[PDB]
Context: bound to proteins that are not shown
């Protein structure tokens, strides 16, 4: 760098 | 949906400092 | 936040 999973708007 | 941060350091260490959300 | 790659 990207990707989930959370969360929180 | 949109977010899950910016910055900064002449001690640097379960680093340090300072907005802030 | 918490992971893979």
């Nucleotide at each position: 760098g990207u990707c989930g999973c959370a969360u929180c708007c | 949906g949109g977010g899950u941060u910016g910055g900064g350091c002449u001690g640097u260490u379960c680093g340090c400092c300072c907005a802030u959300u | 936040g918490c992971g893979g790659c």
The RNA from Thermus thermophilus HB27 has 35 modelled nucleotides. The PDB entry is titled "RlmR 23S rRNA methyltransferase from Thermus thermophilus in complex with rRNA and S-adenosyl-L-homocysteine (SAH)". Released in 2025, the model rests on X-ray diffraction data to a resolution of 1.89 A. Rfam match: Bacterial large subunit ribosomal RNA. The family has 102 seed sequences and 51,934 matches in Rfam 15.1. Its family is annotated with ribosome and structural constituent of ribosome in the Gene Ontology. The family is grouped with related families in Rfam's "LSU clan". Crystals were grown from: Na-Citrate 0.1M, pH5.5, PEG6000 10%, LiCl 1M. The entry also contains 23S rRNA methyltransferase, not shown here.